[PDB]
Context: bound to proteins that are not shown
Molecule: U1 snRNA stem-loops 1 and 2 (55-MER)
Organism: Homo sapiens
RNA sequence: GGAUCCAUUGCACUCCGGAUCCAGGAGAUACCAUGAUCACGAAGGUGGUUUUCCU
Numbered sequence: 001g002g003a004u005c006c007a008u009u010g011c012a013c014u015c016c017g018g019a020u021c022c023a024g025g026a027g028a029u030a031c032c033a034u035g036a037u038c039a040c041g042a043a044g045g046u047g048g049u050u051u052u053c054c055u
C1' cells in the first nucleotide's frame, strides 16, 4: 500500500489508533523438505512453516 470492520471532527509542524486478512518489499525462523560424499552433524542457501517490520 489495499480490503473489510471498528474508533476518530481532531491545531499540527519528531513516524506512529484497534482488529482480521491480502499483495510486494526487507528482517527473522528454534520446526519440516532438500533424506548434503568421509567414520554422529556443516553453516548456510533454496522451498515451506511461523513471525516482526515497511509500503
Base pairs, nucleotide, nucleotide: 001022002021003020004019005018006017023055024054025053026052027051028050031048032047033046034045
Other pairs, nucleotide, nucleotide, family: 029049cWW036043tWH037038cHS